[PDB]
RNA sequence: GCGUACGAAGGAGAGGAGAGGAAGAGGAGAGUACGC
Numbered sequence: 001g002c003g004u005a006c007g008a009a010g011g012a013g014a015g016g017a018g019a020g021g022a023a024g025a026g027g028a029g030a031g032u033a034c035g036c
Stems, first nucleotide, its partner, number of pairs: 001036006
């Protein structure tokens, strides 16, 4: 990094370098586990 499982709980861009929000008018993208 990817997949899988639990959970309300997402993208280092699977959509916005903001044609929505900038420590956000919602998510410091809660955390944990197994496989690769």

Solved structure of RNA, 36 nucleotides shown. Primary citation: Trachman 3rd. et al., Biochemistry (2018), "Crystal Structures of the Mango-II RNA Aptamer Reveal Heterogeneous Fluorophore Binding and Guide Engineering of Variants with Improved Selectivity and Brightness". Crystallisation conditions: 0.1 M HEPES pH 7.5, 2.45 M Ammonium Formate, 12.5% glycerol, 3% sorbitol. The structure was determined by X-ray crystallography at 3 angstroms resolution and released in 2018. Ions in the entry include potassium. Entry title: Crystal Structure of the Mango-II Fluorescent Aptamer Bound to TO3-Biotin.